[PDB]
Shown are 17 nucleotides from a PDB entry: RNA (Neuronally expressed tRNA-Arg-UCU-4-1 anticodon stem-loop with m3C modification at position 32) with a sequence from Homo sapiens.
Entry title: NMR solution structure of tRNA-Arg-UCU-4-1 anticodon stem loop with m3C modification at position 32.
NCBI's taxonomy places the organism under Eukaryota, Chordata, Eutheria, Catarrhini, Homo.
The entry is indexed under tRNA, Anticodon, ASL, anticodon stem-loop, UCU, UCU-4-1, RNA, m3C, modification, METTL2A, METTL2B, M2A, M2B, DALRD3, D3, hairpin.
Primary citation: Berger et al., J.Mol.Biol. (2025), "Structural Impact of 3-methylcytosine Modification on the Anticodon Stem-loop of a Neuronally-enriched Arginine tRNA".
RNA sequence: CUGGACUUCUAAUCCAG
Numbered sequence: 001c002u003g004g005a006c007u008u009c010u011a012a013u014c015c016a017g
Stems, first nucleotide, its partner, number of pairs: 001017005007011001
C1' cells in the first nucleotide's frame, strides 16, 4: 500500500501478499 478475516467502536484489532 492492497486484499482477506472480524467486533454494531470513520478504525481499531488479527492475518496474508